The PDB entry is titled "Crystal structure of 3'cap-independent translation enhancers (CITE) from Pea enation mosaic virus RNA 2 (PEMV2) with Fab BL3-6K170A". An RNA with a sequence from Pea enation mosaic virus 2: 88 nucleotides with solved positions. It holds a match to the Rfam family "Panicum mosaic virus cap-independent translation enhancer RNA (PTE)". From the family's description: The Panicum mosaic virus translation element (PTE) is a cap-independent translation enhancer in Viral RNAs. Rfam links the family to the GO term viral translation. It is annotated as a cis-regulatory element. A reference for the family is Lewicka et al. (2023), "Crystal structure of a cap-independent translation enhancer RNA", Nucleic Acids Res. The 2023 paper behind the entry is "Crystal structure of a cap-independent translation enhancer RNA". Lineage of the source: Viruses > Tombusviridae > Calvusvirinae > Umbravirus > Umbravirus pisi. Released in 2023, the model rests on X-ray diffraction data to a resolution of 2.75 A.
RNA sequence: GGUAGAACACGUGGGAUAGGGGAUGACCUUGUCGACCGAAACACGGUCCCCUGCUCCUUCGAGCUGGCAAGGCGCUCACAGGUUCUAC
Numbered sequence: 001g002g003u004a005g006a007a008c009a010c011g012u013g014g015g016a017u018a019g020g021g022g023a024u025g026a027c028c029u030u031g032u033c034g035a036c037c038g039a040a041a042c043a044c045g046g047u048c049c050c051c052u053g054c055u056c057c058u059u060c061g062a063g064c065u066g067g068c069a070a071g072g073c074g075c076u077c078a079c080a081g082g083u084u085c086u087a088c
Base pairs, nucleotide, nucleotide: 002088003087004086005085006084007083008082011079012078013077014076015075019049020050023065025073026052027072028071029070030069031068032067033066034048035047036046037045038044053064054063055062056061
Other pairs, nucleotide, nucleotide, family: 009081cWW010080cWW016074cWW019022cSS019051cWS022051tWS023052cHS024026cWS038040tWS049050cHS051065tWH
C1' cells in the first nucleotide's frame, strides 16, 4: 500500500396529519396563551397527566408532557466521505 467489517464524530438530502376505540422526543430554549403557589400581577424561584406512550434492570417500580408555536438538538431513512480499531 490492498480487501472487508465495526465503533465513533460528521456532511448532504429526505421523514414526523391523529391521546381514552390512544398524541408526543411526553428533550432544550424563546415567544406566547392560561390558572395556582413562595409574604411575590412584572423580574426571580416553582406547580398544574389518572390513563397512555417511551426509557431504564429505580422494573408491586422509578423518570419524562398546563396548552400552543418557532428554532436547535435528538430519533429515523438514503447517499457517500473522515478518524480509530479489527480480520484476511